[PDB]
Context: bound to proteins that are not shown
RNA sequence: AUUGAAAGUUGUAGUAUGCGGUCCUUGCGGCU
DNA sequence: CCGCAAGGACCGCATACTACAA
Numbered sequence: 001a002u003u004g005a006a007a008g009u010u011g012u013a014g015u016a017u018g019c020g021g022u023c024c025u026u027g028c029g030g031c032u
Numbered sequence: 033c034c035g036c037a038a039g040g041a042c043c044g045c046a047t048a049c050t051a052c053a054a
Base pairs, nucleotide, nucleotide: 010053011052012051013050015048016047017046018045019044021042022041023040024039025038028035029034030033
Other pairs, nucleotide, nucleotide, family: 009054cWW027036cWW
């Protein structure tokens, strides 16, 4: 000899609970 | 022996969607 010196936005916390890839569909026609 | 030879529905919905202290 500065409104200056000093001070961790940190601690705890499950992106999880529910949810059928299902429903409709004659491997057939007789052609190339 | 020949021919064909997928299509639409659904389409993330809902809930939770800060709480609290220090």
An RNA with a sequence from Pyrococcus furiosus COM1, together with DNA: 54 nucleotides with solved positions. The entry is indexed under RNA-recognition motif, RNA silencing, RNA binding, RNA BINDING PROTEIN-RNA-DNA complex. The entry has 5 different proteins, among them Cmr6, CRISPR system Cmr subunit Cmr3 and CRISPR system Cmr subunit Cmr5. The PDB entry is titled "Crystal Structure of the CRISPR-Cas RNA Silencing Cmr Complex Bound to a Target Analog". Ions in the entry include zinc and magnesium. The structure was determined by X-ray crystallography at 2.1 A resolution and released in 2015.